This is an experimental structure of RNA (dsRNA strand1; dsRNA strand 2) with a sequence from Homo sapiens, with 84 nucleotides shown. It comes from the structure "Cryo-EM structure of RIG-I:dsRNA filament in complex with RIPLET PrySpry domain (trimer)". Protein in the same entry: Antiviral innate immune response receptor RIG-I and E3 ubiquitin-protein ligase RNF135. The reconstruction used 39,718 particles. Primary citation: Kato et al., Mol.Cell (2021), "Structural analysis of RIG-I-like receptors reveals ancient rules of engagement between diverse RNA helicases and TRIM ubiquitin ligases". The entry is indexed under Innate immunity, E3 ligase, helicase, antiviral signaling, RLR, dsRNA sensor, HYDROLASE-TRANSFERASE-RNA complex. Released in 2020, the model rests on cryo-electron microscopy data to a resolution of 4.2 angstrom.
Context: bound to proteins that are not shown
RNA sequence: GACUGACUGACUGAGACUGACUGACUGAGACUGACUGACUGA
RNA sequence: UCAGUCAGUCAGUCUCAGUCAGUCAGUCUCAGUCAGUCAGUC
Repeated sequence: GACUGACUGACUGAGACUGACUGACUGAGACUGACUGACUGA
Repeated sequence: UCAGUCAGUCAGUCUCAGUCAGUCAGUCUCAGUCAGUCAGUC
RNA backbone atom coordinates (compact mmCIF):
# COMPACT_ATOMS: atom_id res chain seq x y z
P G A 1 0.93 4.91 2.39
O5' G A 1 0.64 3.85 1.24
C5' G A 1 -0.67 3.35 1.03
C4' G A 1 -0.69 2.24 0.00
C3' G A 1 -1.93 1.36 0.00
O3' G A 1 -2.98 1.93 -0.76
C1' G A 1 0.00 0.00 0.00
P A A 2 -4.50 1.48 -0.51
O5' A A 2 -4.57 0.01 -1.12
C5' A A 2 -4.38 -0.23 -2.51
C4' A A 2 -4.75 -1.65 -2.85
C3' A A 2 -6.22 -1.98 -2.57
O3' A A 2 -6.82 -2.81 -3.60
C1' A A 2 -4.84 -3.35 -1.22
P C A 3 -6.82 -4.43 -3.66
O5' C A 3 -7.47 -4.93 -2.29
C5' C A 3 -8.76 -5.53 -2.26
C4' C A 3 -8.77 -6.81 -1.45
C3' C A 3 -9.99 -7.03 -0.58
O3' C A 3 -11.11 -7.48 -1.32
C1' C A 3 -8.02 -7.64 0.60
P U A 4 -12.60 -7.04 -0.90
O5' U A 4 -13.00 -8.11 0.21
C5' U A 4 -12.80 -9.49 -0.03
C4' U A 4 -12.80 -10.29 1.25
C3' U A 4 -13.88 -9.93 2.25
O3' U A 4 -15.15 -10.47 1.91
C1' U A 4 -11.82 -10.20 3.37
P G A 5 -16.43 -10.14 2.82
O5' G A 5 -16.30 -11.14 4.04
C5' G A 5 -17.11 -10.96 5.20
C4' G A 5 -16.29 -11.11 6.46
C3' G A 5 -16.98 -10.66 7.73
O3' G A 5 -17.86 -11.62 8.26
C1' G A 5 -14.78 -9.81 7.67
P A A 6 -19.36 -11.17 8.49
O5' A A 6 -19.63 -11.32 10.04
C5' A A 6 -20.38 -10.33 10.72
C4' A A 6 -19.61 -9.75 11.87
C3' A A 6 -20.21 -8.51 12.51
O3' A A 6 -21.30 -8.80 13.36
C1' A A 6 -17.89 -8.20 12.22
P C A 7 -22.57 -7.82 13.39
O5' C A 7 -22.07 -6.60 14.28
C5' C A 7 -21.53 -6.81 15.57
C4' C A 7 -21.01 -5.54 16.18
C3' C A 7 -21.96 -4.36 16.17
O3' C A 7 -22.93 -4.42 17.20
C1' C A 7 -19.81 -3.65 15.49
P U A 8 -24.36 -3.71 17.02
O5' U A 8 -24.03 -2.16 17.18
C5' U A 8 -23.43 -1.67 18.37
C4' U A 8 -23.05 -0.22 18.23
C3' U A 8 -24.14 0.72 17.76
O3' U A 8 -25.02 1.10 18.80
C1' U A 8 -22.15 1.17 16.57
P G A 9 -26.54 1.52 18.46
O5' G A 9 -26.40 2.98 17.85
C5' G A 9 -25.85 4.03 18.63
C4' G A 9 -25.45 5.20 17.77
C3' G A 9 -26.57 5.86 16.98
O3' G A 9 -27.32 6.77 17.76
C1' G A 9 -24.71 5.51 15.57
P A A 10 -28.86 7.06 17.42
O5' A A 10 -28.79 8.02 16.15
C5' A A 10 -28.30 9.35 16.27
C4' A A 10 -28.00 9.96 14.92
C3' A A 10 -29.15 10.04 13.94
O3' A A 10 -30.05 11.10 14.20
C1' A A 10 -27.27 9.19 12.83
P C A 11 -31.60 10.94 13.80
O5' C A 11 -31.60 10.97 12.20
C5' C A 11 -31.07 12.08 11.50
C4' C A 11 -30.99 11.83 10.02
C3' C A 11 -32.31 11.69 9.28
O3' C A 11 -32.92 12.95 9.04
C1' C A 11 -30.80 10.03 8.53
P U A 12 -34.51 13.03 8.86
O5' U A 12 -34.93 11.54 8.49
C5' U A 12 -36.04 11.29 7.64
C4' U A 12 -35.60 10.74 6.31
C3' U A 12 -36.69 10.02 5.52
O3' U A 12 -37.52 10.91 4.80
C1' U A 12 -34.79 8.65 5.61
P G A 13 -39.11 10.88 5.00
O5' G A 13 -39.55 9.54 4.25
C5' G A 13 -39.28 9.38 2.87
C4' G A 13 -39.44 7.94 2.43
C3' G A 13 -40.73 7.25 2.83
O3' G A 13 -41.84 7.61 2.03
C1' G A 13 -38.91 5.80 3.21
P A A 14 -43.31 7.71 2.67
O5' A A 14 -43.64 6.22 3.13
C5' A A 14 -44.27 5.31 2.24
C4' A A 14 -43.79 3.89 2.45
C3' A A 14 -44.71 2.99 3.25
O3' A A 14 -45.74 2.43 2.46
C1' A A 14 -42.48 2.76 4.03
P G A 15 -47.28 2.68 2.82
O5' G A 15 -47.38 2.24 4.35
C5' G A 15 -48.38 1.34 4.77
C4' G A 15 -47.79 0.07 5.32
C3' G A 15 -48.44 -0.46 6.58
O3' G A 15 -49.60 -1.23 6.31
C1' G A 15 -46.11 -0.38 6.90
P A A 16 -51.04 -0.70 6.77
O5' A A 16 -51.36 -1.57 8.07
C5' A A 16 -51.24 -2.98 8.03
C4' A A 16 -50.69 -3.53 9.32
C3' A A 16 -51.48 -3.22 10.58
O3' A A 16 -52.64 -4.01 10.73
C1' A A 16 -49.19 -2.88 10.99
P C A 17 -53.93 -3.39 11.46
O5' C A 17 -53.46 -3.18 12.97
C5' C A 17 -53.07 -4.29 13.77
C4' C A 17 -52.75 -3.87 15.18
C3' C A 17 -53.85 -3.12 15.91
O3' C A 17 -54.84 -4.00 16.42
C1' C A 17 -51.77 -2.05 16.28
P U A 18 -56.36 -3.50 16.58
O5' U A 18 -56.32 -2.60 17.89
C5' U A 18 -55.80 -3.12 19.10
C4' U A 18 -55.55 -2.03 20.11
C3' U A 18 -56.70 -1.08 20.37
O3' U A 18 -57.68 -1.64 21.22
C1' U A 18 -54.67 0.14 20.20
P G A 19 -59.03 -0.83 21.55
O5' G A 19 -58.60 0.15 22.72
C5' G A 19 -59.43 1.23 23.10
C4' G A 19 -58.62 2.46 23.41
C3' G A 19 -59.38 3.77 23.42
O3' G A 19 -60.06 4.01 24.63
C1' G A 19 -57.39 4.03 22.18
P A A 20 -61.63 4.27 24.55
O5' A A 20 -61.84 5.71 25.19
C5' A A 20 -62.78 6.59 24.62
C4' A A 20 -62.14 7.90 24.23
C3' A A 20 -63.00 8.85 23.42
O3' A A 20 -63.93 9.56 24.22
C1' A A 20 -60.86 8.71 22.44
P C A 21 -65.41 9.81 23.68
O5' C A 21 -65.23 10.99 22.63
C5' C A 21 -64.58 12.20 23.00
C4' C A 21 -64.43 13.14 21.84
C3' C A 21 -65.67 13.39 21.01
O3' C A 21 -66.55 14.33 21.61
C1' C A 21 -63.84 12.99 19.57
P U A 22 -68.12 14.28 21.30
O5' U A 22 -68.24 14.88 19.83
C5' U A 22 -67.73 16.16 19.53
C4' U A 22 -67.73 16.43 18.05
C3' U A 22 -69.05 16.19 17.34
O3' U A 22 -69.96 17.27 17.50
C1' U A 22 -67.30 15.23 16.08
P G A 23 -71.54 17.01 17.44
O5' G A 23 -71.83 16.82 15.88
C5' G A 23 -71.51 17.86 14.97
C4' G A 23 -71.48 17.34 13.55
C3' G A 23 -72.77 16.72 13.05
O3' G A 23 -73.70 17.70 12.61
C1' G A 23 -70.95 15.32 12.49
P A A 24 -75.28 17.42 12.71
O5' A A 24 -75.58 16.46 11.48
C5' A A 24 -75.47 16.94 10.15
C4' A A 24 -75.39 15.81 9.15
C3' A A 24 -76.57 14.85 9.12
O3' A A 24 -77.70 15.34 8.43
C1' A A 24 -74.57 13.62 9.12
P C A 25 -79.17 14.85 8.86
O5' C A 25 -79.22 13.33 8.40
C5' C A 25 -79.02 12.97 7.04
C4' C A 25 -78.96 11.47 6.85
C3' C A 25 -80.23 10.71 7.16
O3' C A 25 -81.17 10.78 6.11
C1' C A 25 -78.36 9.57 8.09
P U A 26 -82.74 10.63 6.41
O5' U A 26 -82.77 9.84 7.79
C5' U A 26 -83.83 8.94 8.08
C4' U A 26 -83.34 7.52 8.16
C3' U A 26 -84.23 6.58 8.96
O3' U A 26 -85.30 6.07 8.18
C1' U A 26 -82.01 6.34 9.69
P G A 27 -86.81 6.21 8.71
O5' G A 27 -86.91 5.08 9.83
C5' G A 27 -86.46 3.77 9.56
C4' G A 27 -86.32 2.96 10.83
C3' G A 27 -87.38 3.19 11.88
O3' G A 27 -88.60 2.52 11.60
C1' G A 27 -85.26 3.18 12.91
P A A 28 -90.00 3.20 12.03
O5' A A 28 -90.00 3.11 13.62
C5' A A 28 -90.23 1.87 14.27
C4' A A 28 -89.55 1.78 15.61
C3' A A 28 -90.31 2.35 16.80
O3' A A 28 -91.29 1.45 17.28
C1' A A 28 -88.05 3.05 16.89
P G A 29 -92.71 2.00 17.78
O5' G A 29 -92.61 1.91 19.36
C5' G A 29 -93.12 2.94 20.18
C4' G A 29 -92.19 3.24 21.33
C3' G A 29 -92.65 4.35 22.26
O3' G A 29 -93.57 3.91 23.23
C1' G A 29 -90.41 4.73 21.64
P A A 30 -95.02 4.60 23.34
O5' A A 30 -94.80 5.73 24.44
C5' A A 30 -94.24 5.41 25.71
C4' A A 30 -93.61 6.60 26.37
C3' A A 30 -94.50 7.81 26.58
O3' A A 30 -95.37 7.67 27.69
C1' A A 30 -92.41 8.52 25.74
P C A 31 -96.80 8.41 27.69
O5' C A 31 -96.43 9.96 27.80
C5' C A 31 -95.74 10.46 28.93
C4' C A 31 -95.49 11.94 28.81
C3' C A 31 -96.71 12.81 28.57
O3' C A 31 -97.42 13.06 29.77
C1' C A 31 -94.96 13.48 27.12
P U A 32 -99.02 13.26 29.74
O5' U A 32 -99.21 14.74 29.21
C5' U A 32 -98.66 15.83 29.92
C4' U A 32 -98.68 17.11 29.12
C3' U A 32 -100.02 17.53 28.55
O3' U A 32 -100.87 18.12 29.51
C1' U A 32 -98.34 17.82 26.91
P G A 33 -102.36 18.57 29.11
O5' G A 33 -102.17 20.03 28.51
C5' G A 33 -103.17 20.63 27.70
C4' G A 33 -102.59 21.15 26.40
C3' G A 33 -103.59 21.54 25.33
O3' G A 33 -104.07 22.85 25.50
C1' G A 33 -101.85 20.23 24.39
P A A 34 -105.52 23.05 26.14
O5' A A 34 -106.36 23.79 25.01
C5' A A 34 -107.36 23.10 24.28
C4' A A 34 -107.14 23.22 22.80
C3' A A 34 -108.27 22.72 21.92
O3' A A 34 -109.31 23.67 21.77
C1' A A 34 -106.23 21.84 21.14
P C A 35 -110.84 23.20 21.77
O5' C A 35 -111.04 22.53 20.34
C5' C A 35 -110.80 23.27 19.16
C4' C A 35 -110.94 22.42 17.92
C3' C A 35 -112.23 21.64 17.78
O3' C A 35 -113.31 22.43 17.31
C1' C A 35 -110.41 20.23 17.26
P U A 36 -114.82 22.04 17.65
O5' U A 36 -115.10 20.76 16.75
C5' U A 36 -115.03 20.84 15.34
C4' U A 36 -115.19 19.48 14.70
C3' U A 36 -116.43 18.70 15.11
O3' U A 36 -117.60 19.12 14.43
C1' U A 36 -114.54 17.28 15.18
P G A 37 -119.04 18.92 15.11
O5' G A 37 -119.34 17.37 14.93
C5' G A 37 -119.40 16.79 13.64
C4' G A 37 -119.30 15.29 13.71
C3' G A 37 -120.39 14.60 14.51
O3' G A 37 -121.57 14.40 13.75
C1' G A 37 -118.28 13.74 15.15
P A A 38 -123.00 14.35 14.48
O5' A A 38 -123.05 12.89 15.12
C5' A A 38 -123.16 11.74 14.30
C4' A A 38 -122.86 10.48 15.06
C3' A A 38 -123.73 10.21 16.28
O3' A A 38 -125.01 9.68 15.97
C1' A A 38 -121.48 9.88 16.86
P C A 39 -126.25 9.97 16.95
O5' C A 39 -125.93 9.09 18.24
C5' C A 39 -125.74 7.69 18.14
C4' C A 39 -125.25 7.09 19.43
C3' C A 39 -126.21 7.13 20.60
O3' C A 39 -127.20 6.12 20.53
C1' C A 39 -124.05 7.77 21.33
P U A 40 -128.65 6.36 21.17
O5' U A 40 -128.36 7.37 22.36
C5' U A 40 -129.16 7.35 23.53
C4' U A 40 -128.34 7.11 24.77
C3' U A 40 -128.92 7.68 26.05
O3' U A 40 -129.88 6.81 26.63
C1' U A 40 -126.67 8.34 25.87
P G A 41 -131.32 7.37 27.06
O5' G A 41 -131.01 8.17 28.41
C5' G A 41 -130.27 7.56 29.45
C4' G A 41 -129.87 8.56 30.50
C3' G A 41 -130.89 9.62 30.83
O3' G A 41 -131.91 9.16 31.70
C1' G A 41 -128.78 10.63 30.56
P A A 42 -133.43 9.61 31.46
O5' A A 42 -133.51 11.07 32.08
C5' A A 42 -133.40 11.28 33.48
C4' A A 42 -132.80 12.62 33.80
C3' A A 42 -133.65 13.84 33.47
O3' A A 42 -134.63 14.11 34.46
C1' A A 42 -131.48 14.17 32.63
P U B 1 -130.67 24.31 21.01
O5' U B 1 -130.07 24.34 22.48
C5' U B 1 -129.46 25.53 22.98
C4' U B 1 -129.43 25.55 24.49
C3' U B 1 -128.38 24.68 25.16
O3' U B 1 -127.03 25.14 25.04
C1' U B 1 -130.43 24.35 26.24
P C B 2 -126.37 26.23 26.01
O5' C B 2 -126.25 25.50 27.42
C5' C B 2 -125.65 24.22 27.52
C4' C B 2 -125.90 23.58 28.87
C3' C B 2 -124.87 22.54 29.27
O3' C B 2 -123.74 23.14 29.87
C1' C B 2 -127.06 21.66 29.59
P A B 3 -122.34 22.38 29.94
O5' A B 3 -122.44 21.57 31.30
C5' A B 3 -121.63 20.43 31.52
C4' A B 3 -122.41 19.32 32.19
C3' A B 3 -121.81 17.94 32.05
O3' A B 3 -120.77 17.72 32.98
C1' A B 3 -124.11 17.84 31.56
P G B 4 -119.24 17.76 32.50
O5' G B 4 -118.89 16.23 32.28
C5' G B 4 -119.15 15.30 33.32
C4' G B 4 -119.47 13.93 32.79
C3' G B 4 -118.67 13.45 31.60
O3' G B 4 -117.29 13.17 31.84
C1' G B 4 -120.92 12.91 31.26
P U B 5 -116.76 12.01 32.83
O5' U B 5 -117.14 10.66 32.08
C5' U B 5 -116.47 10.28 30.89
C4' U B 5 -117.20 9.17 30.17
C3' U B 5 -116.51 8.64 28.92
O3' U B 5 -115.50 7.69 29.22
C1' U B 5 -118.78 9.06 28.44
P C B 6 -114.14 7.67 28.36
O5' C B 6 -114.61 7.18 26.91
C5' C B 6 -115.24 5.93 26.74
C4' C B 6 -115.65 5.71 25.30
C3' C B 6 -114.58 5.99 24.26
O3' C B 6 -113.66 4.93 24.12
C1' C B 6 -116.62 6.99 23.59
P A B 7 -112.15 5.21 23.65
O5' A B 7 -112.28 5.43 22.08
C5' A B 7 -112.92 4.46 21.26
C4' A B 7 -113.27 5.03 19.91
C3' A B 7 -112.13 5.70 19.17
O3' A B 7 -111.30 4.76 18.50
C1' A B 7 -114.05 7.08 19.08
P G B 8 -109.90 5.22 17.87
O5' G B 8 -110.30 5.78 16.43
C5' G B 8 -109.41 6.61 15.71
C4' G B 8 -110.16 7.59 14.85
C3' G B 8 -109.34 8.77 14.35
O3' G B 8 -108.62 8.47 13.17
C1' G B 8 -111.34 9.56 15.31
P U B 9 -107.10 8.94 13.00
O5' U B 9 -107.21 10.53 12.90
C5' U B 9 -108.00 11.14 11.89
C4' U B 9 -107.83 12.63 11.91
C3' U B 9 -106.42 13.13 12.11
O3' U B 9 -105.69 13.13 10.90
C1' U B 9 -107.91 14.33 13.51
P C B 10 -104.15 13.60 10.87
O5' C B 10 -104.22 15.18 10.90
C5' C B 10 -103.05 15.95 11.11
C4' C B 10 -103.32 17.20 11.90
C3' C B 10 -102.14 17.74 12.67
O3' C B 10 -101.29 18.52 11.85
C1' C B 10 -104.09 17.76 14.03
P A B 11 -99.69 18.42 12.01
O5' A B 11 -99.37 19.52 13.11
C5' A B 11 -100.00 20.79 13.06
C4' A B 11 -99.84 21.54 14.36
C3' A B 11 -98.49 21.38 15.04
O3' A B 11 -97.50 22.23 14.49
C1' A B 11 -100.22 21.10 16.63
P G B 12 -95.98 21.73 14.38
O5' G B 12 -95.47 21.74 15.89
C5' G B 12 -95.39 22.96 16.60
C4' G B 12 -95.22 22.75 18.09
C3' G B 12 -94.00 21.98 18.54
O3' G B 12 -92.81 22.73 18.50
C1' G B 12 -95.89 21.24 19.74
P U B 13 -91.38 21.99 18.42
O5' U B 13 -91.18 21.36 19.87
C5' U B 13 -91.12 22.20 21.01
C4' U B 13 -91.00 21.41 22.30
C3' U B 13 -89.79 20.49 22.41
O3' U B 13 -88.62 21.20 22.76
C1' U B 13 -91.74 19.38 23.20
P C B 14 -87.17 20.56 22.49
O5' C B 14 -87.08 19.36 23.52
C5' C B 14 -87.07 18.02 23.06
C4' C B 14 -87.24 17.04 24.19
C3' C B 14 -86.38 15.79 24.07
O3' C B 14 -85.07 15.98 24.58
C1' C B 14 -88.61 15.14 24.39
P U B 15 -83.80 15.52 23.72
O5' U B 15 -83.64 13.98 24.11
C5' U B 15 -83.71 13.59 25.46
C4' U B 15 -83.99 12.12 25.61
C3' U B 15 -83.11 11.20 24.79
O3' U B 15 -81.77 11.05 25.27
C1' U B 15 -85.36 10.51 24.58
P C B 16 -81.41 10.42 26.71
O5' C B 16 -81.64 8.86 26.50
C5' C B 16 -80.98 8.18 25.45
C4' C B 16 -81.61 6.85 25.13
C3' C B 16 -80.77 5.96 24.25
O3' C B 16 -79.82 5.23 25.01
C1' C B 16 -82.98 6.06 23.39
P A B 17 -78.51 4.65 24.32
O5' A B 17 -78.96 3.19 23.88
C5' A B 17 -78.31 2.54 22.81
C4' A B 17 -79.30 1.86 21.90
C3' A B 17 -78.76 1.51 20.52
O3' A B 17 -78.01 0.32 20.54
C1' A B 17 -80.86 2.56 20.29
P G B 18 -76.41 0.39 20.55
O5' G B 18 -76.03 0.02 19.05
C5' G B 18 -76.68 -1.06 18.41
C4' G B 18 -76.85 -0.83 16.94
C3' G B 18 -75.77 -0.03 16.24
O3' G B 18 -74.49 -0.66 16.13
C1' G B 18 -77.85 0.73 15.49
P U B 19 -74.23 -2.01 15.31
O5' U B 19 -74.42 -1.59 13.78
C5' U B 19 -73.49 -0.72 13.16
C4' U B 19 -74.03 -0.16 11.87
C3' U B 19 -73.06 0.69 11.07
O3' U B 19 -72.16 -0.08 10.29
C1' U B 19 -75.12 1.82 11.23
P C B 20 -70.63 0.38 10.13
O5' C B 20 -70.73 1.72 9.28
C5' C B 20 -71.34 1.74 8.00
C4' C B 20 -71.35 3.13 7.41
C3' C B 20 -70.04 3.88 7.49
O3' C B 20 -69.13 3.50 6.47
C1' C B 20 -71.80 5.30 8.17
P A B 21 -67.55 3.58 6.73
O5' A B 21 -67.20 5.11 6.47
C5' A B 21 -67.67 5.76 5.30
C4' A B 21 -67.63 7.26 5.46
C3' A B 21 -66.31 7.83 5.96
O3' A B 21 -65.37 7.97 4.92
C1' A B 21 -68.10 8.79 7.17
P G B 22 -63.83 8.29 5.27
O5' G B 22 -63.80 9.87 5.39
C5' G B 22 -62.76 10.51 6.11
C4' G B 22 -63.26 11.75 6.80
C3' G B 22 -62.34 12.32 7.86
O3' G B 22 -61.34 13.16 7.31
C1' G B 22 -64.51 12.12 8.76
P U B 23 -59.81 13.00 7.76
O5' U B 23 -59.79 13.55 9.25
C5' U B 23 -60.33 14.82 9.55
C4' U B 23 -60.21 15.14 11.02
C3' U B 23 -58.89 14.77 11.66
O3' U B 23 -57.89 15.75 11.41
C1' U B 23 -60.68 14.11 13.06
P C B 24 -56.37 15.50 11.87
O5' C B 24 -56.39 15.81 13.43
C5' C B 24 -55.32 15.38 14.25
C4' C B 24 -55.77 15.14 15.66
C3' C B 24 -54.82 14.30 16.50
O3' C B 24 -53.76 15.07 17.03
C1' C B 24 -57.04 13.53 16.79
P A B 25 -52.26 14.49 17.02
O5' A B 25 -52.18 13.66 18.37
C5' A B 25 -52.70 14.19 19.58
C4' A B 25 -52.83 13.12 20.64
C3' A B 25 -51.70 12.11 20.68
O3' A B 25 -50.56 12.59 21.38
C1' A B 25 -53.77 10.98 20.77
P G B 26 -49.09 12.10 20.95
O5' G B 26 -49.04 10.58 21.42
C5' G B 26 -49.11 10.25 22.80
C4' G B 26 -49.35 8.78 23.02
C3' G B 26 -48.32 7.82 22.44
O3' G B 26 -47.14 7.74 23.21
C1' G B 26 -50.49 7.01 21.98
P U B 27 -45.77 7.24 22.53
O5' U B 27 -45.96 5.66 22.40
C5' U B 27 -46.18 4.87 23.56
C4' U B 27 -46.47 3.43 23.22
C3' U B 27 -45.42 2.70 22.40
O3' U B 27 -44.29 2.30 23.17
C1' U B 27 -47.56 2.20 21.56
P C B 28 -42.92 1.89 22.43
O5' C B 28 -43.38 1.44 20.98
C5' C B 28 -42.51 0.70 20.15
C4' C B 28 -43.19 -0.50 19.55
C3' C B 28 -42.53 -1.04 18.29
O3' C B 28 -41.43 -1.88 18.58
C1' C B 28 -44.82 -0.75 17.87
P U B 29 -40.02 -1.62 17.86
O5' U B 29 -40.16 -2.43 16.50
C5' U B 29 -40.85 -3.67 16.49
C4' U B 29 -41.12 -4.13 15.09
C3' U B 29 -40.01 -3.87 14.09
O3' U B 29 -38.87 -4.71 14.22
C1' U B 29 -42.04 -3.17 13.15
P C B 30 -38.92 -6.31 14.05
O5' C B 30 -39.03 -6.51 12.48
C5' C B 30 -38.09 -5.89 11.62
C4' C B 30 -38.59 -5.79 10.20
C3' C B 30 -37.52 -5.44 9.19
O3' C B 30 -36.79 -6.59 8.80
C1' C B 30 -39.41 -4.06 8.85
P A B 31 -35.35 -6.44 8.12
O5' A B 31 -35.71 -6.21 6.59
C5' A B 31 -34.83 -5.49 5.76
C4' A B 31 -35.57 -4.60 4.80
C3' A B 31 -34.71 -3.58 4.08
O3' A B 31 -34.04 -4.15 2.97
C1' A B 31 -36.62 -2.51 4.94
P G B 32 -32.50 -4.58 3.10
O5' G B 32 -31.74 -3.38 2.40
C5' G B 32 -32.16 -2.93 1.12
C4' G B 32 -31.93 -1.46 0.94
C3' G B 32 -30.68 -0.87 1.56
O3' G B 32 -29.44 -1.27 0.98
C1' G B 32 -32.48 0.57 1.98
P U B 33 -29.00 -0.93 -0.53
O5' U B 33 -28.75 0.64 -0.52
C5' U B 33 -27.67 1.20 0.19
C4' U B 33 -27.82 2.69 0.36
C3' U B 33 -26.65 3.40 1.02
O3' U B 33 -25.59 3.68 0.12
C1' U B 33 -28.66 4.11 2.03
P C B 34 -24.07 3.55 0.60
O5' C B 34 -23.90 4.73 1.66
C5' C B 34 -24.12 6.08 1.29
C4' C B 34 -23.95 7.01 2.47
C3' C B 34 -22.69 6.81 3.29
O3' C B 34 -21.56 7.42 2.70
C1' C B 34 -24.55 7.02 4.73
P A B 35 -20.09 6.81 2.94
O5' A B 35 -19.70 7.33 4.39
C5' A B 35 -19.77 8.71 4.70
C4' A B 35 -19.74 8.94 6.19
C3' A B 35 -18.62 8.25 6.94
O3' A B 35 -17.40 8.97 6.86
C1' A B 35 -20.65 7.88 8.08
P G B 36 -16.03 8.28 7.33
O5' G B 36 -15.96 8.59 8.88
C5' G B 36 -15.13 7.82 9.73
C4' G B 36 -15.74 7.68 11.10
C3' G B 36 -15.13 6.59 11.97
O3' G B 36 -13.99 7.04 12.68
C1' G B 36 -17.47 6.34 11.94
P U B 37 -12.68 6.13 12.77
O5' U B 37 -13.15 4.89 13.66
C5' U B 37 -13.65 5.08 14.97
C4' U B 37 -13.84 3.76 15.67
C3' U B 37 -12.74 2.74 15.45
O3' U B 37 -11.64 2.97 16.31
C1' U B 37 -14.86 1.71 15.19
P C B 38 -10.36 2.01 16.26
O5' C B 38 -10.80 0.71 17.07
C5' C B 38 -10.02 -0.46 17.02
C4' C B 38 -10.86 -1.71 17.07
C3' C B 38 -10.22 -2.94 16.47
O3' C B 38 -9.35 -3.58 17.38
C1' C B 38 -12.48 -2.75 15.73
P A B 39 -7.88 -4.02 16.92
O5' A B 39 -8.04 -5.57 16.61
C5' A B 39 -8.70 -6.42 17.54
C4' A B 39 -9.27 -7.64 16.85
C3' A B 39 -8.35 -8.31 15.85
O3' A B 39 -7.40 -9.17 16.45
C1' A B 39 -10.47 -8.03 14.88
P G B 40 -5.94 -9.33 15.80
O5' G B 40 -6.22 -10.10 14.43
C5' G B 40 -6.75 -11.42 14.44
C4' G B 40 -6.97 -11.95 13.05
C3' G B 40 -5.78 -11.89 12.10
O3' G B 40 -4.81 -12.89 12.34
C1' G B 40 -7.72 -11.19 10.97
P U B 41 -3.30 -12.68 11.83
O5' U B 41 -3.39 -12.95 10.26
C5' U B 41 -3.80 -14.22 9.79
C4' U B 41 -4.14 -14.22 8.31
C3' U B 41 -3.00 -13.94 7.35
O3' U B 41 -2.14 -15.06 7.17
C1' U B 41 -4.93 -12.77 6.66
P C B 42 -0.72 -14.90 6.44
O5' C B 42 -0.77 -13.45 5.78
C5' C B 42 0.21 -13.05 4.84
C4' C B 42 -0.41 -12.56 3.55
C3' C B 42 0.52 -11.75 2.66
O3' C B 42 1.35 -12.56 1.85
C1' C B 42 -1.52 -10.59 2.92